[PDB]
Context: bound to proteins that are not shown
Formats: sequence, C1' cells, structure tokens
RNA sequence: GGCCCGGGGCGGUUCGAUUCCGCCCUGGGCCA
Repeated sequence: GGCCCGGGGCGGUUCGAUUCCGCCCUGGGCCA
C1' cells in the first nucleotide's frame, strides 16, 4: 500500500432501502 472482517457520519436506483448498486472515517486480521 493492498485485501478480508467487524462498527460508526452521505448520493444514484426503486412503489418502497439500514436492507440493492456505489462514493467520503473508526477497531481487528492476513501476505508478516
């Protein structure tokens, strides 16, 4: 740097979203 996981502050899509599709923080793990 990246990837995975677990939490918190916003858009587009939809009759209807915390729940679909995505964009901006906090703690863990992995190659280490």
tRNA (32-MER): 32 nucleotides with solved positions. The entry is indexed under protein-rna complex, TRANSFERASE-RNA COMPLEX. The entry also models sulfate ions. The work is reported in "Complete crystallographic analysis of the dynamics of CCA sequence addition" (Tomita et al., Nature, 2006). Method: X-ray diffraction, resolution 2.8 A. The entry became public in 2006.